[PDB]
Context: one part of a larger RNA, bound to proteins that are not shown
RNA sequence: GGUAGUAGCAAAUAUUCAAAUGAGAACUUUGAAGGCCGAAGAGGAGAAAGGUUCCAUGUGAACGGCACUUGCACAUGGGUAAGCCGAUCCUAAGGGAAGGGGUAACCCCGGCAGAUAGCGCGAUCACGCGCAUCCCCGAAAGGGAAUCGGGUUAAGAUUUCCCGAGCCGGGAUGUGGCGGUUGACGGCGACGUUAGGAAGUCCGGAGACGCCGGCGGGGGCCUCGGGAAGAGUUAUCUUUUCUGCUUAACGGCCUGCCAACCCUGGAAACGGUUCAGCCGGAGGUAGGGUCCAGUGGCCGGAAGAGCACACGUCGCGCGGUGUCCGGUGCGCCCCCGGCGGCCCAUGAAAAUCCGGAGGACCGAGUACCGUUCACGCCCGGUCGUACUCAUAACCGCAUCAGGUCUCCAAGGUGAACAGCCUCUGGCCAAUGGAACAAUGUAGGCAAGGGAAGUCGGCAAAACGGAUCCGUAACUUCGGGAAAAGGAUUGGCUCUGAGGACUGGGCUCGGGGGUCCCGGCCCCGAACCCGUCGGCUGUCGGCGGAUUGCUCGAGCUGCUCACGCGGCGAGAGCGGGUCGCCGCGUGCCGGCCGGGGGACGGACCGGGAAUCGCCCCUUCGGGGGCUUUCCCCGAGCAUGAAACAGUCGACUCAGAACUGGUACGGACAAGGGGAAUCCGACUGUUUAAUUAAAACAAAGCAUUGCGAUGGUCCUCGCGGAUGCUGACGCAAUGUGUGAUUUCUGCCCAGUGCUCUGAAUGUCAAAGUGAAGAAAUUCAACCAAGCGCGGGUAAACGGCGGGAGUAACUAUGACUCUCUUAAGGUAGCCAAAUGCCUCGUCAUCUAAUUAGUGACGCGCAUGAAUGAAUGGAUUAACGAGAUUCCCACUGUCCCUGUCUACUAUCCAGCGAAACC
Numbered sequence: 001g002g003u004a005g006u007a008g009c010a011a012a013u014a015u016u017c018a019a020a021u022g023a024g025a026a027c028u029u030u031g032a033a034g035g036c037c038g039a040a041g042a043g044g045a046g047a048a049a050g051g052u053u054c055c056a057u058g059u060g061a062a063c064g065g066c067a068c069u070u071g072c073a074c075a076u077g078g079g080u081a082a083g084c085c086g087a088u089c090c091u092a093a094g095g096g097a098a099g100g101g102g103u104a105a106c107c108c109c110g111g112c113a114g115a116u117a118g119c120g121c122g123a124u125c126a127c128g129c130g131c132a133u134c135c136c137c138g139a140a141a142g143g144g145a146a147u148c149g150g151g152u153u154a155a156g157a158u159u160u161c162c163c164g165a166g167c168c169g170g171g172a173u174g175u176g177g178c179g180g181u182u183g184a185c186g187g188c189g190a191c192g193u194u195a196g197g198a199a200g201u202c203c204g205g206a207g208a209c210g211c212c213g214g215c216g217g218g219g220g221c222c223u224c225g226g227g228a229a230g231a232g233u234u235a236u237c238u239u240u241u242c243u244g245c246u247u248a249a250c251g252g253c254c255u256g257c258c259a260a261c262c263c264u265g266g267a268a269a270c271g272g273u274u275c276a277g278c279c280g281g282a283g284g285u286a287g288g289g290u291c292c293a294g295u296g297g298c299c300g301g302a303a304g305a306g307c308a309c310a311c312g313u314c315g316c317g318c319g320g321u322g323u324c325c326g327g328u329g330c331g332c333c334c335c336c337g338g339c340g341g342c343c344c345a346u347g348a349a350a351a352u353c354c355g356g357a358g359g360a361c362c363g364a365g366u367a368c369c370g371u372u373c374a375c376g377c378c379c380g381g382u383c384g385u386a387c388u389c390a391u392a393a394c395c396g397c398a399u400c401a402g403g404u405c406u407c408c409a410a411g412g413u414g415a416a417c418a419g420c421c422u423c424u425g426g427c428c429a430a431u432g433g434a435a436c437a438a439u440g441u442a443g444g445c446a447a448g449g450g451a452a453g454u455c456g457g458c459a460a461a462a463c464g465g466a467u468c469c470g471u472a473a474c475u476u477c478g479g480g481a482a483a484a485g486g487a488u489u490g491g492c493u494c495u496g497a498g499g500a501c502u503g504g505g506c507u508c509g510g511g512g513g514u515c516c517c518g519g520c521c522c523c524g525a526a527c528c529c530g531u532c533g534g535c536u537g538u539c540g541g542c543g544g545a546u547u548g549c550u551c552g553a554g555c556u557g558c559u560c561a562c563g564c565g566g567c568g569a570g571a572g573c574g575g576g577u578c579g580c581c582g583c584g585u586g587c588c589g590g591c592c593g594g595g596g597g598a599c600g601g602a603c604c605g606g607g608a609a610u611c612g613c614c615c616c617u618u619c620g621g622g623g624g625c626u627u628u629c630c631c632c633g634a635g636c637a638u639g640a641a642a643c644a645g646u647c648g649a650c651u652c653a654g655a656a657c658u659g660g661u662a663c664g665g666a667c668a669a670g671g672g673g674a675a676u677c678c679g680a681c682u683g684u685u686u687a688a689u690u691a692a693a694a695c696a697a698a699g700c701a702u703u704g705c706g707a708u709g710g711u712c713c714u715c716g717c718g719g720a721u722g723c724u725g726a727c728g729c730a731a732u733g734u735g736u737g738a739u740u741u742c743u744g745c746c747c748a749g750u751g752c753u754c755u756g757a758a759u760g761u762c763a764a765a766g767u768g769a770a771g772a773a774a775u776u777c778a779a780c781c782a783a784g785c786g787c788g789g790g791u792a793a794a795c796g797g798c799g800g801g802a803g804u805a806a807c808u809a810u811g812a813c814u815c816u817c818u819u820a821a822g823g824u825a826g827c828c829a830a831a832u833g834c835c836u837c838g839u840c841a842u843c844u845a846a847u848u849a850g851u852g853a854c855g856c857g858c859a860u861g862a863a864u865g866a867a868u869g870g871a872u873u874a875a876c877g878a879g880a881u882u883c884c885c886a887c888u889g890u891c892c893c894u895g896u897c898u899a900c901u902a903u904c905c906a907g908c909g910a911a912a913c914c
Base pairs, nucleotide, nucleotide: 001914002913008908009907015033016032017031018030019029020028035427036426037425043408044407045406046405049388050387054078055077056076057075058074063071083167084166085384086383087382094137095136100109101108119130120129121128122127148164149162150161168380169379170378171377174375175374176373179368183362184193185192186191197361201357202356203355204354205353206352210342211341212340213339215337216336217335218334219333220332221331225325226324227245229243230242231241232240246305250300251299252298253297260290261289262288263287264286270280273277306323307322308321309320394403395402410422411421412420413419431906432905433904434903440900441899442898443897444896445895446894448892449891452890457887465489466488467487468486469485474479476738490658491657493655494654495653496652498650499647500646501645502644503643506635507634508633509632510631511630512629514608515607516606517605518604519603522601523600524599527596528595529594530591531590532589533588534587535586536584537583539582540581541580542579543578547574548573549572550571551570554567555566556565557564612625613624614623615622659663671885672884673883674882675881676880677879678877679876683695684694699736700735701734710721711720712719713718740867742865744798745797746796749795750794751791752790753789754788760785761784767778768777769776770775799817800816801815802814803813826860827857839853840852841851
Other pairs, nucleotide, nucleotide, family: 003912tHS004911tHH005909tHS006910tWH007909tHS010900cSS011391tWW013014cHS014034tSS021025tWH022024tHS022069cWS026431tWS027066tWW034428cWS038421tHS038422tHS040417tWS041424tWW048389tHS052080tWW053386cWH054077tWW059073tWW060063tWS060064tWW061074tWS062073cWS064070cWW071399cHS072392tHS081160tWS082085tHS082385tWH088144tHS089143cWW090142cWW090350cSS091139tWH091349cSS093138tHS096135cWS097134tWW099110tWS099111tSS099112tSS101109cWS102107cWW103105tHS123126tHS125126cHS139142tHS142348cHS143350tWS143351tWS147165cWW148248cSS149161tWH151160cWW152157tWH153154tHS153155tWH164248tWS172376cWW173376cWS175375cWW177195tWS179367cWW180365tWS182363tWS189262cSS190289tSS198359tWS198360tHS199359tHS200358tHS202355cWH207351tHS208350tHH209349tWH213275tHS214338cWW222329cWW223327cWW224326cWS233238cWW247302tWS247303tWH248302tHH249301tHS254296cWW255293tWS255295cWW257292tWH258292tWH259291cWW265285tHS266283tWS271279cWW271284tSS272278cWW275340cWS293294cWS303305tHS311318cWW342347cWW343345cSS343347cWW345347cSS364367cSS365366cWS387393tWS390404tWH396400tWS414418tHS427429cHS435902tWH438902tHS439901cWW446889tWH447893cWW450888tHS450890tHS451457tHS451458tWH451888tWH453890cSS454456tHS461887cSS470484tHS471483tHS472481tHH473480tHS475478tWS479874tSS490657tWH492656cWW497651cWW505636cWW520602cWW525598tHS526597tHS536585cWW538583cWW544577cWW545576tHS546575cWW546576cWS552569tHS558563cWW559562tHS617621tHS638639cSS639640cHS660663cWW660665cHS681697tHS685692tWH686690tHS686691tWH691878cHS698737tHS700793tWS702731cWS703728tWH704728tWH705709cSS707725tSS707726tHH709722cWW714717tHS735793cSS736863cSS741866cWW742862tWS743863cWH746820cSS747791tWW749794cWW756787cWW766779cWW771774tHS792795cHS797820tWS797821tSS804812tHS805810tWH811813tHS818822tWS819821tHS823861tWS824862tWH825861tHS829836cWH830832tHS832860cWS833835tWS838853cWW838854cWW842851cWW843849tWW862865cSS889893cWS
C1' cells in the first nucleotide's frame, strides 16, 4: 500500500433557544430555559505529587482523536513577602561517626583507658566544685515558645497588606509598689492575693497517653415565636413564604458539677448512691464552705468593623438609619468532663519544665535587699508560601470510566452519613444530526402451566421493613429464632398518655433602700467675690553721668580802632544711659478668714407597689384607706397517688368516617425448610483463571538447656532468643486440630536414645623396635562403627490355608502353617469399593445422584486421628451434595415494548492480517 474512508469515535440522566463577537459559532461568552452531582457531592481546601500548569494580554502553525474565534496549548508578562503557621528546636522505633576488633580492602558490629584524658557551673580572679553511657540525625503526622480581626489582587490570606488589640523570648533599664518583725499577711482551715530571699543537691508532678460503651455539659449547625428591614406568591386564598438580624483572638469582673477537700454534726426503723458496690464508721446522709474554670454572662476588644436598607452619582463613592428579644430536644456534628466494659492484651519516651524539701551565702536606713510583680524602652535572624489536589494540572506512554491520605457535612421522607428529591457549592464538556430495521447490548412485561429446561434453579423473579400472634425434632442449653407460618400497616378527624416549669403571709424589734421637689443644721461642693511676693509690658512725670546748641557776671591774650580766640560763676533747650515714683494684664509661687452656692449625703414636710369595700369603678386598669422595698432573729397551719396556672415538645397508644385492584402502595428491603458430605467456629490466601473441604486456630499431645549451657547469627568481636531465663523459651515452630468421647497391637525395619558395650574394630599426633636412613612393622588409639537395652500422639506396619451347627447356607467353635506384629475400638460401595448402575428397604411415573444396612472393605481406621449418646443426628459456612415448598419466560411457545448501538449522515479515523 491493500485493509479503509471500513471497524469505529455508543458508559458517566441532557440538552435548547435568543443575543454578543468573529470571515466562519450545536460546542466560546452572556441571558433565558431544561437539567445533573444530591452535601461519605461532580463540593470548598490541604497532604503527597507535579512545577508555573494559576491570571492577564496576545492568539489558531502543531495539539484539545468532532468543531472552534475558546484552552490546563503556543507566545508574552506578572505573581508566592510571617518574632506568633510550618520547617527549624526536640525525642521515638531506628539509623550512624567516634573506640576496640575482624575484614588487605571496601565494609560491619558499635563505643571505649571522654572512668585520677573533659565536658558543665560558680567565676573573673584564678581557681575550685559537679557529672558519662556519649553525640547528632530520626514523625515537614508524634510532642511542641508565642495572633487575631478587617481589607485587598490573578490566588491560599491567622499567612499578603493594613488598622486596632495582643502574646512570647531575649536584652537593656527607669518609675511605682513589694521587704526594718529582715526575706508579705489575712482566713478555723480547705485556701485567698499586684511582689512576698534562696547556692550545691534532692524528689515529685507536669510534657504524658489504649480501645469501646452509655451518660453529663458546651460550641456551632437544625427546629421555632415575637420584633425591625428588603425580596416573592399575590385570578383566587393565605397577619402566608423567603432572606439580613453579626461580635473575634486577647483581657477584666463574675461564674462549673461531677471529681476532690475543709468545718459543723453523731446516724439502726442504718442512709445517699454506680452499667463493676461505692460514700460513712480511719465520719455519713444533712447544713455551711473551699477547689479544678470547660463555659456562659455583662463589660473591655468592637463597630471606629461587618451585614442588611434607603438615597446619591454628589463620581476611583456622598449623607443617614436599623442591625433586637425570646423559646424547644432521644435532633446533627465535633469537643470537653467524669464514669463503666475489656485483657494470660493492663495500653511510649524526650526537648520543654515548675514546685517543694534544702539553707548556704548575702541583707540595709538614708540605704541596701526583693527584683518569679505592674507599668515603660529596644530587638527578634535562616528557609517554604503561586495553584491543582483529580471522569483534565498526581500516578498508569495519555485531558485513561481506573487508583490515590485527610478536615467541613443543609432540608424532607425515613433508623439513616441508605436510596430518592431538593438547598448551598459545582458542571452543562461527555462529537452532533437523522432514521430509530434485522441482529446485538442494557432494561421491563407476559395468558394457562410452573424447573417438565439444564451437568446443575446460573440469574432473572418472588420473599423483604416493622407490630402483634405463633415457633420445631435438636442442643455444648448459650441457641436454632426474624425458625416455619400467618394477620396487620392510609388519608384525616378526635381523644387518651409521657413532663417540665410555677404558685405562703400575717405580726413584732433590729440592721440596711432609692429618687425628685421644697425647707433647714452640719459636712463635702461645680461656681463667684479676696490678698501678698517674684517675673513681664507700656506711657507720663521727676533727679542725675555723658555730648551738641544758644544765652553769660567776669578774667586773660590778640587787633591803633572796629573786632576776634582761649578760659568762665550760672541759666534755658534738644539728644542721652540709669535709678525712683504714679500705671496695666498674664503667668508662676504662697495663703488665712468670711458670705451666697445649684446639687448630693442626712433629718423634717409632700409623693410611689401588688385587691377587698366604695368610686366620678361597665368589663378592665387606676384612685383612697391598717401594714406590706434587701434582711437577722423569733412567733406558728398544711396534704390527697391534690386543685389550678404558664409553656407546650417529641413519641407512644385508641377509635370513628371513608377511598383505592388498594394501604412499608414509590424508594428501600432475608426466599424459606428438611437431610447428607465436609471444615469446628469468626478469621486467612493463590495480587491479573482456583476464597475451598486448603492455610490459621483454641484445645489436645509434645522439647531441650540450670546458663562458663540450649537454639540461632556474625568468618573474629558483638548480636537474636534473653529488659526473658524450666507454669520459660525454643524446638529450622514439631504432630494433630474446638469440646464431649476413645486412642488398642508391633522397636523386626528406617530413625532416635542411653549413668549402657569393655576395650573388639579403630585416625592423626605421640610411643617402642629394626634398618646408616629414607622407611617398615607393632602395640596404644578417641569419636565413629560393631555389640546390648529403651522408644509408634516417630515414620509406618497391623496374615493365609483348611475343617466344624441334625434342612440349608454360614461359621460362634477348632486346627495348622507363618510374622516384627497379625487391624482391635470404630467407620464403610463413605469427598476412600476396580468389578459396580453390587443386593436391598428409600424419595420420584421413572433417579448410575442422596440415605440406612450388608460390606472377605480392588486399596478404611484409631492425633495418617476414629466416633459424637435410635433419629425426621441442632449450631456456624458467597463450601460440596440431595429432596420439598414458594417463585419465576429455565422450558411448553414464544411475543411485545423501552434505552444505547448497529444502520444512514457531517466531521474524525486506526489495527489485526496479506
Background: Solved structure of RNA (60S ribosomal RNA, nucleotides 1446 to 2359) from Triticum aestivum, 914 nucleotides shown. An Rfam search finds the family "Eukaryotic large subunit ribosomal RNA" in it. The PDB entry is titled "Model of the small subunit RNA based on a 5.5 A cryo-EM map of Triticum aestivum translating 80S ribosome". Gogala et al. published it in Nature in 2014: "Structures of the Sec61 complex engaged in nascent peptide translocation or membrane insertion". Among the 80 different proteins in the entry, which are not shown, are 60S ribosomal protein L22E, 60S ribosomal protein L36E and 60S ribosomal protein L31E. Taxonomically the source falls in Triticum (Eukaryota, Spermatophyta, Petrosaviidae, Triticeae). Method: cryo-electron microscopy, resolution 5.5 angstroms. The entry became public in 2014.